[PDB]
This is an experimental structure of RNA with a sequence from Haloarcula marismortui, with 21 nucleotides shown. Released in 2012, the model rests on solution NMR data. Entry title: UNAC Tetraloops: To What Extent Can They Mimic GNRA Tetraloops. Zhao et al. published it in Biopolymers in 2012: "Unac Tetraloops: To What Extent Can They Mimic Gnra Tetraloops".

This record gives sequence, structure tokens and C1' cells, in this order.
RNA sequence: GACCCGGCUAACGCUGGGUCC
Repeated sequence: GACCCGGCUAACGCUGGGUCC
């Protein structure tokens, strides 16, 4: 740093699980 899933949240947003370069 790639990326899938729901819930949550006033909105903005969030969050474990796993693979290695």
C1' cells in the first nucleotide's frame, strides 16, 4: 500500500478478518 462485507454516524466518515512487495 491493493481490496471485499455489514453495522454505525448529525454528517463527514469508520472497521476487524486475510494474501505479500